The RNA (XRN1-resistant flaviviral RNA) with a sequence from Murray Valley encephalitis virus has 68 modelled nucleotides. Chapman et al. published it in Science in 2014: "The structural basis of pathogenic subgenomic flavivirus RNA (sfRNA) production". It was solved by X-ray crystallography to 2.46 angstroms. Rfam match: Flavivirus 3'UTR stem loop IV. Rfam describes the family as follows. Flavivirus 3' stem-loop IV (Flavivirus SLIV) is a conserved RNA that confers resistance to Xrn1 exonuclease. On this family, see Markoff, Adv Virus Res 2003: "5'- and 3'-noncoding regions in flavivirus RNA". It comes from the structure "Crystal structure of an Xrn1-resistant RNA from the 3' untranslated region of a flavivirus (Murray Valley Encephalitis virus)".

RNA sequence: GGGUCAGAUCGGCGAAAGUCGCCACUUCGCCGAGGAGUGCAAUCUGUGAGGCCCCAGGAGGACUGGGU
Numbered sequence: 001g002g003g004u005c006a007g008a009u010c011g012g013c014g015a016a017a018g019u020c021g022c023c024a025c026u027u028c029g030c031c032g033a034g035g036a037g038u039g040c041a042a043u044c045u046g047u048g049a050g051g052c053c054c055c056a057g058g059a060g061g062a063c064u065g066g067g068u
Stems, first nucleotide, its partner, number of pairs: 003040001005046005010021004023039006053067005
Other pairs, nucleotide, nucleotide, family: 004024cWH021042cHS022043tHS047049cWH048050cHS058062tHS059060cHS066068cHS
């Protein structure tokens, strides 16, 4: 030194659509499943949850599925 994407469980908040939790914040020139720091907390399972390249749809864009 096990947490922030997504979906579970158990519970909770709301009149309802909803929403909280494994979450949020500061800093490091920007990016971020990050360093450092500080809170909060519940545990479980699985992942770029960022940039780029290529292929396909979609029109020629967005966007969507992919990694030939």